microRNA 31 with a sequence from Homo sapiens: 71 nucleotides with solved positions. The entry is indexed under RNA, pre-miRNA, Dicer, Dicer processing, biogenesis, pre-miR-31, miR-31, apical loop. The PDB entry is titled "Structure of pre-miR-31 reveals an active role in Dicer processing". Lineage of the source: Eukaryota > Tetrapoda > Simiiformes > Catarrhini > Homo. It was solved by solution NMR. Rfam match: mir-31 microRNA precursor family. Clan: mir-31 microRNA precursor family. Gene Ontology terms of the family: RISC complex and gene silencing by miRNA. For this family Rfam cites "The small RNA profile during Drosophila melanogaster development" (Aravin et al., Dev Cell, 2003). NMR data were recorded at pH 7.5 and 310 K.
RNA sequence: GGAGAGGAGGCAAGAUGCUGGCAUAGCUGUUGAACUGGGAACCUGCUAUGCCAACAUAUUGCCAUCUUUCC
Numbered sequence: 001g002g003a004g005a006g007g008a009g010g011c012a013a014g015a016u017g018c019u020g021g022c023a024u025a026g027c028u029g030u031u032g033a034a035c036u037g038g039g040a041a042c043c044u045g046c047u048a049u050g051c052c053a054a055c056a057u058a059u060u061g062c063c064a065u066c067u068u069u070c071c
Stems, first nucleotide, its partner, number of pairs: 001071007009063005015057003019053009029042003
Other pairs, nucleotide, nucleotide, family: 008064cWW014058cWW028044cWW032039tHS
């Protein structure tokens, strides 16, 4: 200097998630006219899917470092 194995440390990745937010769809509350079916508007909560952000998890790659074996 090069190759293999192990340990600790740093970085990147696309993936997954009832972690939150946003959009759309459905359900839900009230009033309108009339009724135990739905007009139009307004309000809150819930569910699904998609997107976004943070965080966590799994895996892979990279960097640097130490120990070890071989040349």